[PDB]
């Protein structure tokens, strides 16, 4: 340099046109306890990396940018 893949809450991660989105850890509250830890219940935490385009409708399909991972890069 080329090709491909990925980017989702504070973190991890599922869901690949018709919910801005499922779960666990994290935080707050309540229950139990002499008090706590653990446990159980709920709440909040999501501009689906950013900008454009197709569509009645884009997190999902297309293009660019960034960042990450993998593979390939004389010859005699």
């Nucleotide at each position: 340099u080329u090709c491909c893949u990925c980017g989702u809450g504070g973190c991890c991660c599922a869901a690949u046109g018709g919910u801005c989105a499922c779960g666990g850890c994290g935080u707050c509250u309540g229950g139990c306890u002499a008090c706590g830890a653990a446990c159980c219940a709920g709440a909040a935490g999501a501009u689906u990396c950013c900008a454009g385009g197709u569509u009645c409708a884009a997190g999902u399909c297309c293009u660019g940018g960034c960042g990450g991972g993998g593979a390939a890069g004389c010859c005699a």
This is an experimental structure of RNA (tRNA) from Neurospora crassa, with 76 nucleotides shown. The depositors describe the entry as "Structure of the translating Neurospora crassa ribosome arrested by cycloheximide". Ions in the entry include magnesium. Rfam match: tRNA. Rfam 15.1 lists 5,335,975 matches to the family in 14,413 species. About the family: Transfer RNA (tRNA) molecules are approximately 80 nucleotides in length. The structure was determined by electron microscopy at 2.7 angstroms resolution and released in 2021. Primary citation: Shen et al., Proc.Natl.Acad.Sci.USA (2021), "Structure of the translating Neurospora ribosome arrested by cycloheximide". The reconstruction used 196,154 particles.